[PDB]
An RNA: 43 nucleotides with solved positions. The work is reported in "Encoded Conformational Dynamics of the HIV Splice Site A3 Regulatory Locus: Implications for Differential Binding of hnRNP Splicing Auxiliary Factors" (Chiu et al., J.Mol.Biol., 2022). It was solved by solution-state NMR.

């Protein structure tokens, strides 16, 4: 650098406090889409 994966990240959905579409906080799923980032395995 390129190529897979996975974590954050993000995204989705649901509660919950709250609002006008703006912010918390909690708990589920997904990575289909996806910028940064880190890790790992491959060339």
């Nucleotide at each position: 650098g390129g190529u897979g994966c996975u974590g954050u990240u993000u995204a989705u959905c649901c509660a919950u406090u709250u609002c006008a579409g703006a912010a918390u906080u909690g708990g589920g799923u997904g990575u289909c889409g996806a910028c940064a980032u880190a890790g790992c395995a491959c060339c």